[PDB]
Context: one part of a larger RNA, bound to proteins that are not shown
Molecule: 23S rRNA, nucleotides 2004 to 2868
Organism: Psychrobacter urativorans
RNA sequence: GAAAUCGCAGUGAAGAUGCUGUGUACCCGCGGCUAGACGGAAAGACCCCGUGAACCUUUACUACAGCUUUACAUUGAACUU
RNA sequence: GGGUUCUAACUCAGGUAUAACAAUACCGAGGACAAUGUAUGGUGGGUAGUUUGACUGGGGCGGUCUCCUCCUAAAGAGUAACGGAGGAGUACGAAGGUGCGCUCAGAACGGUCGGAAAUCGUUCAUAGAGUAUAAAGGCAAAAGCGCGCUUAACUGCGAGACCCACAAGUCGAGCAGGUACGAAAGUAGGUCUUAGUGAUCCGGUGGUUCUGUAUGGAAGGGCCAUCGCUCAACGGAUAAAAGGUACUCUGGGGAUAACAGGCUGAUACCGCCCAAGAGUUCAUAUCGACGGCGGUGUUUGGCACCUCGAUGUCGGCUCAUCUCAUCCUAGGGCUGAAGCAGGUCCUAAGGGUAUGGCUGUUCGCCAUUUAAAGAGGUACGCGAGCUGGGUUUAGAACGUCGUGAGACAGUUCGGUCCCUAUCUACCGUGGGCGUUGGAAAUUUGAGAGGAUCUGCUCCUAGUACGAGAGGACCAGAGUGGACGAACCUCUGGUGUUCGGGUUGUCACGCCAGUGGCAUUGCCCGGUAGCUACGUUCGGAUGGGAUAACCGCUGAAAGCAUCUAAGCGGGAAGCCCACCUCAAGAUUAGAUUUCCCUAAAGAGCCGUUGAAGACUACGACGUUGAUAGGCAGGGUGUGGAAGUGCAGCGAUGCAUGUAGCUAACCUGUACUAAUUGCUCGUUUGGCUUGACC
Numbered sequence: 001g002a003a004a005u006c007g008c009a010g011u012g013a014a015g016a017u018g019c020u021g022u023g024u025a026c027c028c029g030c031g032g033c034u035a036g037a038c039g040g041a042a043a044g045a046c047c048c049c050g051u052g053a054a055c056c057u058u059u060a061c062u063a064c065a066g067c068u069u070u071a072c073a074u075u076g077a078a079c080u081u
Numbered sequence: 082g083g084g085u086u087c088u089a090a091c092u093c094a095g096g097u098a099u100a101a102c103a104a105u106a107c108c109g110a111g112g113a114c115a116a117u118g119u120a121u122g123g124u125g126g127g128u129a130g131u132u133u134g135a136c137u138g139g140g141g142c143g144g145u146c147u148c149c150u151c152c153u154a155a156a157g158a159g160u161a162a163c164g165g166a167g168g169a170g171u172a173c174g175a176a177g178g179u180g181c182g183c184u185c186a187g188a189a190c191g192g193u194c195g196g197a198a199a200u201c202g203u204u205c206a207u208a209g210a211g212u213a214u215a216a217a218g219g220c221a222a223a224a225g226c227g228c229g230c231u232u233a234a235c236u237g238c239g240a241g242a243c244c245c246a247c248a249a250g251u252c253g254a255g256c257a258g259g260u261a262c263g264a265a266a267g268u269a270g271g272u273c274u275u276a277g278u279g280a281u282c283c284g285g286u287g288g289u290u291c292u293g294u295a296u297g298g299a300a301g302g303g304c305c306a307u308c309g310c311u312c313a314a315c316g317g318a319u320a321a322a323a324g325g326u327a328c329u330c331u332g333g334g335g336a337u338a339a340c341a342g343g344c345u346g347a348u349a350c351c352g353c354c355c356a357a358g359a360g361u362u363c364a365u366a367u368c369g370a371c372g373g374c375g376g377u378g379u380u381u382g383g384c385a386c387c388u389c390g391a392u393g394u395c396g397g398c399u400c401a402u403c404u405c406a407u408c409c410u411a412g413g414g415c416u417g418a419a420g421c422a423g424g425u426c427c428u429a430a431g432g433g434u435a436u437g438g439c440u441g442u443u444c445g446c447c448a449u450u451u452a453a454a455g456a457g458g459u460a461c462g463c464g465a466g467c468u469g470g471g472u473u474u475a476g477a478a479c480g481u482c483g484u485g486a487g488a489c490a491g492u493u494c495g496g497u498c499c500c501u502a503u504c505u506a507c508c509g510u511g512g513g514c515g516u517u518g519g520a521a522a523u524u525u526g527a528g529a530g531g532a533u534c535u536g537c538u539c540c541u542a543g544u545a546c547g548a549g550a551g552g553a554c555c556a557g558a559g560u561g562g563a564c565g566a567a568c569c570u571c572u573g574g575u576g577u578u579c580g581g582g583u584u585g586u587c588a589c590g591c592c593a594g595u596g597g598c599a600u601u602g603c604c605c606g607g608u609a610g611c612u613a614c615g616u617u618c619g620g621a622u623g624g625g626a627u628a629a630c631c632g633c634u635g636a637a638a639g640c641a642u643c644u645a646a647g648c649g650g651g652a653a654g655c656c657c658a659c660c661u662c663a664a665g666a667u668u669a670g671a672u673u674u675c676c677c678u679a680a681a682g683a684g685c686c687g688u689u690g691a692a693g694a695c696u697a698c699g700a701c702g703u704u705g706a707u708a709g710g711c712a713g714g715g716u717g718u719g720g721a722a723g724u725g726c727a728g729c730g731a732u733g734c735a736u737g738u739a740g741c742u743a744a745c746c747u748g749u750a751c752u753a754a755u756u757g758c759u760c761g762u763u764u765g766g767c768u769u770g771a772c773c
C1' cells in the first nucleotide's frame, strides 16, 4: 500500500491478524469500550554525528570603531636659557 | 639645546548691530595651544569574522596518536583490539678505519692492613661475562677487551635485489679517482644489527656560469651543497585561534546512548551435594564453615539486534490477568512434637490476603489491626482509561564550581497531559439465513460461565496432657466480618407536574384571592419509583477419582518390604453436585399440538409496560381494562376559599382535619386501540432397511 483483518504456543530484522503447528469460529449491524493494531498527530527537542547554523562569553585568534600618544601640516614673532 | 611673552593665523556652544538662524563687522576672551588631515605606538569583546582534532564497545572525562623490541602472530611474509610487557626523539673524532695482540662472570685455596666482596698468586670455568643504550636475534675469524698509526664518518657512482599504494625506506658486489692502515693478499663509503625521526612551501648560507625582459652588467631566478619545525594530532588544513547554550536551530542516525523488548547470566535470587562444626549429649530437630553442582530470569550488570520520518518516564488511582518458589485457610512426615503454641519439609494456586502517620515515592519506619497483611510475571501490566506530586524546557534564588557566558544523579519556589475508535479484542443487544414442508409452545444438555474466604463464643471440658503455669484433637450448637445476589415490608436518602410557609418585584381593573420571575427564589414536609447505610438470602460438610502421606496382604530377594499381581485410607485442590447461560452442539437434538388451492401462523399498524438507547421482550386492540380520563379509596400536606365572630390592628377562632393531593390500589368503555394490509401455501427429494 491493498485486505477474505481470530486465539494460543512457537518462529522470525530478536514482542505476528497475515509465517509453523494447533485451537476456536455461520453471514451482517447497532449501542458501549479502549487491551493491541509497536494506533493518529509532529522527517525525536533527549543522545550522537556533520571539518552544519546561530547567538552569547572571554586574559582564544585576527581585525575594526572609539579613546589616547607623538611627528608633519594648518602654524607665526620676540627675548632668554 | 627649554621656558616666558606677544598677536596676526585659528577658536568662542561671550557682548553689541544686522528681524530670526547663520554669517559678517566691532568689542571681549583665549591663542600658536586647542582642534582637524595624514602617519604612528598604546588601549580597545564596544563591535565583527572565525577557530576550538580524531580514536573511543554511545559521548564526555581519562588515556592515546610517530618510531624501536618481544608476544598475541595459527613453524615463509603480513596480520587487529582502549590486548600483555618494555624502550626511543640520543651518544661517539673515538666509542670510526686498519694492523697487531688479548679473553670474560664466577667458585674455591694462599696472602700485610684487607672485610662477604679491593689488589696479588694458583686451579676449574664456551661465556653462567661483555657488547654506549630497551629487547630480540647475534657475537671466538669474536661483533667483547687493549695498543700504534690514522680519517673510508671519502667524491662520482652503482649490476642486482629486498620492501613498498605513492612518497619514502633497506642491502649491495663491482668500476673510477683520492686516501688510511698492513710486509702483504687485503680491509675500510661510519659504529653487532634492528629506534635516535619530519614531506613540501618559504627564507638563510657556501659554491656555480646556467639564465639575465633593448644591449653590457647587475638585481632576481635556476643547478649543487647545507641551515631553520615536540609542524609530537609526528603524510605535517592557516604565519596566526578558546569556551557557553536549559534561549536555541538545521541536516542526518536505531551506523550510536538513555526506556522497554532481545541475547547472555558474571552478579543476584532460589535449590541441591559434602559435612567441619553449633545444637548439655548428639553432623543432618533446627542451623550449615571451607568447598562443589544446578535452576530461574529475578537484582546489579555485559552486548548494541529492534524502534531516533517519536515504542511517553517514576509514583498514585481505576481495572486487572497469570505463576508458585504458599502469607492464611486444607492434608501430611519429622521434631530438641507432653498439652497449648511452634520449627522444618512434603502436598496444595479454591478462595482470601487491612487502614492509617511521614515522605512525590516505589520502598521503608511507625501506629493500630487481621486467619493472613505472600513472593513474583504481565512494555519494572494499565496516561488514544484518569492524575501529574518527582524526574526532564523556557523564570527565579541559595550553596558550590567557573574571569565569564554558564554549570551541578545539589537544593528551592513556579511551570499547557490532544485524538468523535476503522480493524482485532471485549461488554451488551439486534438483523439474516440455516437446522430435509411450515407453525405455536414446552424442552434434553454436548458444553460455558459464576460461586468456592474466614473469625469468635459456647459445649465436649477445665476433661486428655502437664510439677505447675497452662490447656486440646476429634464431634456438636450459635453468632459475626469481608464478599455477592435479589429486594423495598421495615429504617432512612432522594423525591424540579404533591401540600404548605415565606422575601423582593411584576401582573391578573381593584380588594380579597392568585399567577410569573428571582438556583425548584428561599424554607419545611413528602407519594410512587429508584436506592443503601435498610431487609432477606448464599458460599454445599455430599458423591467420585486422587496429591503428599499412611497402609493390608505379598513376592522378586526363604527375611524384610505400601507394589511388582491384588485390596484399602486420604486435601479448601480435580470431576460432579448449587446458580446462570446453553442445539450456529452445521453432530443444528427431543416432545405435544396446529396447518396446508395464500392455511396454521408471523409481522406491519395502534393502545402500551417496574421491558427498553434503537431493538428485542411482555400485555392488550371493541368477543376490550392496553393507555389516558373518570369514580371510589389510600397517601401526603396540614386547617382552602368564601362567610361569620373576637380584636383598633397585625392576627386569632368557627364553619371543617378542611381544601388540595404526581407516579399508588380497586373499578369503570367516556376517549383512543378500524377483523385492514403484507409475508407465509398447495402434503414436503432420492437410496436402503424393517414393517405393511
Base pairs, nucleotide, nucleotide: 003017006023007022008021009020010019026513027512028511029510030509031508032507035505036504037503039500040499047334048333049332052330053329054326055325056324057323060131061130062129063128064127066124067123068122070120071119072118073117074116076087077086078085079084080083091111092110093109095108096107097106098105134146135145136144143163147169148168149167150166151165152164170315171213172272173271177231178230179229180228181227182226183225185209187205188204189203190202191201211220212219214277216275217274218273235258236257237256238255241252242251243250247316260269261268262267283309284308285307286306287305288304289303291302292301341388342386343384344383345382347381349377350376351375352374353373354372358368359367394471395470396468397467398466400462401459402458403457404456405455408433409432410431411428412427413426414425415424416423436448437447438446439445476494477493478492479491480489481488482487514665518676519675520674521673522672523671524670528662529661530660531659534562535561536560537559538558539557546551564619565618566617567616568615572613573612574611575610579606580605581604582603583602584599585598586597587596588595589594623657624656625655630650631649632648633647677765682760683759684758685757686702687701688700689699690698707753708752709751710749711748712747713746714745717741718740723736724735725734726733727732